Context: one part of a larger RNA, bound to proteins that are not shown
RNA sequence: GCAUUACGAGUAAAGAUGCUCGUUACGCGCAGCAGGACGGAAAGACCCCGGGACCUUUACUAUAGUUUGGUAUUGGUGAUUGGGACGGUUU
RNA sequence: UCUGAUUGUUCUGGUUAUCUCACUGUGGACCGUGAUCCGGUUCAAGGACAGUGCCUGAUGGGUAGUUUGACUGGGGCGGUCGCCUCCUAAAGGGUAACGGAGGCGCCCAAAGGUUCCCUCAGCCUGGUUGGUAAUCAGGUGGUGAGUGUAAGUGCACAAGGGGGCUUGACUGUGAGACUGACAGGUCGAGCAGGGACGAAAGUCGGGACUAGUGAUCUGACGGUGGCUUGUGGAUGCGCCGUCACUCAACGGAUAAAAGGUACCCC
RNA sequence: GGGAUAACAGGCUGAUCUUGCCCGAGCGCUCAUAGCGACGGCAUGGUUUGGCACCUCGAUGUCGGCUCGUCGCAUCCUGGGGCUGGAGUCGGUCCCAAGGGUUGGGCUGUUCGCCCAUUAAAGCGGCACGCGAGCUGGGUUCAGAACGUCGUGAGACAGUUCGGUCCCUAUCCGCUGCGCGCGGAGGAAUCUUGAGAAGGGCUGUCUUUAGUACGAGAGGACCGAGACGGACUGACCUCUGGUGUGCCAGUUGUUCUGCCAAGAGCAUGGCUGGUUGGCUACGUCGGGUUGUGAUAACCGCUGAAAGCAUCUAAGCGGGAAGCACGCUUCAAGAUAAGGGUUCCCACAGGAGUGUUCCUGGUAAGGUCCCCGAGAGAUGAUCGGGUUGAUAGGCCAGACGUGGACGCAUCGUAAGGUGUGGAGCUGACUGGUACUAAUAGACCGAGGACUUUCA
Numbered sequence: 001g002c003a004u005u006a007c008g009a010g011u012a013a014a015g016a017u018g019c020u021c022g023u024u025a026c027g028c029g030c031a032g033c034a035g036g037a038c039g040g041a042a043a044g045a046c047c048c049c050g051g052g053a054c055c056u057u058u059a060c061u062a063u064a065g066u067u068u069g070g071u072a073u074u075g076g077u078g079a080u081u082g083g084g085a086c087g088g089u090u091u
Numbered sequence: 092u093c094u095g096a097u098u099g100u101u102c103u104g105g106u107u108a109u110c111u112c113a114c115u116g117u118g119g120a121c122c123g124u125g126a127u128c129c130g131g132u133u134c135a136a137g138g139a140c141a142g143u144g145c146c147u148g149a150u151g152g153g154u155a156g157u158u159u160g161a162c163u164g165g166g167g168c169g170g171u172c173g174c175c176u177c178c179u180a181a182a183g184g185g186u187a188a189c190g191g192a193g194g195c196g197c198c199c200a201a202a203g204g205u206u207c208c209c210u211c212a213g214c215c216u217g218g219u220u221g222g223u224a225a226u227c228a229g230g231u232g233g234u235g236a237g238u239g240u241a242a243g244u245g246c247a248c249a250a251g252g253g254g255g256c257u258u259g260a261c262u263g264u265g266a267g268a269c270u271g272a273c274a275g276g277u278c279g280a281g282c283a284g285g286g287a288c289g290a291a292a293g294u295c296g297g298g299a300c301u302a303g304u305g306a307u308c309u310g311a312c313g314g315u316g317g318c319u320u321g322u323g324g325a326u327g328c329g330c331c332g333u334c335a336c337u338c339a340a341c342g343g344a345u346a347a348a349a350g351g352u353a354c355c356c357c
Numbered sequence: 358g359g360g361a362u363a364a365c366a367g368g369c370u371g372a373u374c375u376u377g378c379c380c381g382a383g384c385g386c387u388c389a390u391a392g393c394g395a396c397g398g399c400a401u402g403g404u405u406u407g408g409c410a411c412c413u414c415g416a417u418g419u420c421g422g423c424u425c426g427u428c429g430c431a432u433c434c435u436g437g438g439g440c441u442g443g444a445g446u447c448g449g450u451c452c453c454a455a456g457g458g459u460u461g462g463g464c465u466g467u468u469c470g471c472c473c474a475u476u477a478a479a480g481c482g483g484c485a486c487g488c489g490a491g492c493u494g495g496g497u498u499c500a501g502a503a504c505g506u507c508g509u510g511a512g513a514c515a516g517u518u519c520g521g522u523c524c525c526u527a528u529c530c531g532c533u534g535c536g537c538g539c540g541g542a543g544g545a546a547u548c549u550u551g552a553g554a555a556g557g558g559c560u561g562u563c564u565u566u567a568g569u570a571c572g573a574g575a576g577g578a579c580c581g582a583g584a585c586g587g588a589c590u591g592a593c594c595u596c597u598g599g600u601g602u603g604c605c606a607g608u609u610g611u612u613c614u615g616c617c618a619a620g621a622g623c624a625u626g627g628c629u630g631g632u633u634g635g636c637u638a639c640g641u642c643g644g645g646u647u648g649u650g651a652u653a654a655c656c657g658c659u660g661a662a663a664g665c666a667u668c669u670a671a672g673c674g675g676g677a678a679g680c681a682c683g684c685u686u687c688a689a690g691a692u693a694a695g696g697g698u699u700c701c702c703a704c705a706g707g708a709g710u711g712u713u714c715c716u717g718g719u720a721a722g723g724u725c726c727c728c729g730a731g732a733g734a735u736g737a738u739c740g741g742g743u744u745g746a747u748a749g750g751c752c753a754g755a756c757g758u759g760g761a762c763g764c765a766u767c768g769u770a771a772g773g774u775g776u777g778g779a780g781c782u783g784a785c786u787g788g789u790a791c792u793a794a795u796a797g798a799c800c801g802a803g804g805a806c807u808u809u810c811a
Base pairs, nucleotide, nucleotide: 002018003017006023007022008021009020010019026538027537028536029535030534031533032532033531035530036529037528039525040524047359048358050357051356052355053352054351055350056349059157060156061155062154063153065150066149067148069146070145071144072143073142075110076109077108078107079106080105081104082103083102114137115136118134119133120132121131122130123129160172161171162170169189173195174194175193176192177191178190196341197239198298199297203257204256205255206254207253208252209251211235213231214230215229216228217227237246238245240303242301243300244299261284262283263282264281267278268277269276270275273342286295287294288293309335310334311333312332313331314330315329317328318327366413367411368409369408370407372406374402376400377399378398379397383393384392420495421493422492423491425487426484427483428482429481430480433458434457435456436453438451439450440449441448460474461473462472463471464470501519503517504516505514506513507512539690543701544700545699546698547697548696549695553687554686555685556684559587560586561585562584563583564582565581571576589644590643591642592641593640597638598637599636600635604631605630606629607628608627609624610623611622612621613620614619648682649681650680655675656674657673658672704717705716706715707714722800723799724798725797726742727741728740729739730738747793748792749791750789751788752787753786754785757781758780763776764775765774766773767772
């Protein structure tokens, strides 16, 4: 997915309406119950693997901000201390 | 010029003190204007500071991008990761497990090369200190001693112990092979040069053997001088040698990286 | 994305667990084996903790409880027995045995366990640690929050603490019930047999035997007899209790019938007090059985092999709540479709091809339809349909209620008293055709296939 879709003990991807060996079972409905169809619903949310996101920090690398000095804007006038050129007290 | 000190005459660092039509977007007044914006004038207050631009050190989960290994009798924790020796391994080679044992990341200028000589450990007996065991002597003893270092294979013909001289712990090579998917790892005859030892024969390209190690990139140092963008230099590169990795997760994602998620998501 | 891999469950294994056994040191005054059982050894089961990772991660929901069960026996009670270190009453132990039974509470989410009061006993396990398309959701495994502890922190803990969405109209198998159809070699009605199936199966106390047997006493029976119970269960409604949308009464608020009187609607049937019938248990009656056959463990009789012995080899017998019957119920789809009794019967027309077969009207008998209930979801069932009491109505009674209206009288009035066990009134009972069951249709054999007997 099908379909004229039983049960037991087995077997099998290790729990079978569908396989084996048996057992049972006329055809079709109606009202009900929920044991199963590993029922439906949701590409398990637990776990692992790959990816992501967000959060943290004394992970890395950056950066806004904050802060340090230099320089530009940037000017006038004195000292007080060192590095020179300069000649001429020293020596 | 001077171990020792300087004033004026010019140039310049630092420390510091004042001034003010730079600047401050500020307090008052006035004007644009009958406007708490804005602008102009002026007074006051600061002032070459601050602010701002550029450069620069520090700080900076405030924000951003990411990293945060694998194996694994689920994952986590613990352990492991490369190399060497033995067993498992089934008498060639190979062979797995978080199977069983151990080692290595060196050391040695001699513990390398060559030449020559020697034999041990243990036991027994005798002898001062001296005893089981230092040192000497005689007998016996074949490998049970030793081997730089694990283990195995070897080595007594010694590869073990000692003496002499030495640097081959070479330069250019490598017929032919072994071993890995490959990168690669390993052995090697013969030849030349220049040496060491030996009387010679010969042996020597480190060590009885097998661990003691790291591709490439990038960069560095020595030599050489092949190239050099017009020419000559320079500079840079190239070649040879060598150096720098616990790149140890040891075939080595980046030069550079830890965590939380029970808010979680695919 | 993965059952490539863990948590649940299944599967394998069975170290562990569990249940047995072998040997018999020794203990039991003596004495291995009444009861035991060192040191050792061999297994079962597969409900424990694990080992493996084989189905399932495009979901196999999981702990405990409730509900409903069913299976095993490794039996807790009741039944039968052997041995005892079984005197009796009581026990211990291991052999049969699964028919029935196997309580209610406190604590805790629990399972488990401890405890209380009982009982004959308070069994152990399996069924996806049965059972969430059956329920719960207290626990656990979401998001909130707090404590302790760990971490610088975000956060974390098989640590605790309070709170925290549990969806589904059943297609198929399954199961419980109820029908329709066809068949059952003619068509029917009525009563049945029983292949087989299901249920039921529990047990105590007291008296007596008998203060007997036993016992030094204390104590104190077996085997038999009877009386009364607990639990379970079938039917029933006479009794008791419950219900009561129906019956009678009372009554509050309000609205209405014009008003007084008398009534009606609504408020849960407004509320309140009773209550027949039906239904029902808390009620009333009944039941488990006395027994039979074959057996189990066990006990024997006779008896060899094997000159004895031996329950066995030939043969024969006792022996349990277990087995099969006995008791109740279902049952011929028991397609092996059974049996007895009774009923109707040789029709009509076509084609025919051993007459076949198909249509048509009927017989006996049914069904539709209508009135109902002792039946019922609907089907069905049962009874009645004018040749009739089936239902309703009517009449009468019983039940139930409790003293109607009106009138008379007393009272200021609310109201009291009498007339008067009044009035009302369902299901129960007995009568009675007044009403409705009118009137009609439809189905339904043909001597009923064939063969051999007699």

23S rRNA, nucleotides 2201 to 3080 from Cutibacterium acnes: 811 nucleotides with solved positions. It was solved by cryo-electron microscopy to 2.53 A. An Rfam search finds the family "Bacterial large subunit ribosomal RNA" in it. The literature on the family includes a 2001 paper in Science by Yusupov et al., "Crystal structure of the ribosome at 5.5 A resolution". Rfam links the family to the GO terms structural constituent of ribosome and ribosome. Entry title: Cutibacterium acnes 50S ribosomal subunit with Clindamycin bound. The 2024 paper behind the entry is "Mechanistic Basis for the Translation Inhibition of Cutibacterium acnes by Clindamycin". The sample was in a buffer at pH 7.4. Keywords: ribosome, clindamycin, acne, ANTIBIOTIC.